[PDB]
About this RNA
Solved structure of RNA with a sequence from Mus musculus, 19 nucleotides shown. The work is reported in "Specific Interaction between a Fluoroquinolone Derivative, KG022, and RNAs with a Single Bulge" (Ichijo and Kawai, Biochemistry, 2025). Lineage of the source: Eukaryota > Deuterostomia > Dipnotetrapodomorpha > Murinae > Mus. Released in 2025, the model rests on solution NMR data. The depositors describe the entry as "INTERACTION BETWEEN A FLUOROQUINOLONE DERIVATIVE KG022 AND RNAS: EFFECT OF BASE PAIRS 5' ADJACENT TO THE BULGE OUT ESIDUES".
RNA sequence: GGAUAGUUUCGACUGAUCC
Ligand code: 53D
Numbered sequence: 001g002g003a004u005a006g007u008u009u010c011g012a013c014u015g016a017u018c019c
Base pairs, nucleotide, nucleotide: 001019002018003017004016005014006013007012
Other pairs, nucleotide, nucleotide, family: 008011tWS
C1' cells in the first nucleotide's frame, strides 16, 4: 500500500489479521 475472516441471540457483532 493492497488484500482478507468467522460467529450470530438475526439486530448485527469480533475493530483486527495477512502480505
Ligand atoms: C476480525 C475484521 C475486519 N475488515 C475488527 C475486517 C476479522 C476482520 C466493517 C466490517 C470487514 N469489516 C471492516 C472488513 C474491516 C475490525 C472472533 C476470534 N474469532 C474469530 C473471528 C475474529 O479478528 N474476527 C474487525 C476478527 O477477521 F476483513 C475482525 N474484524 C476481517 C476484516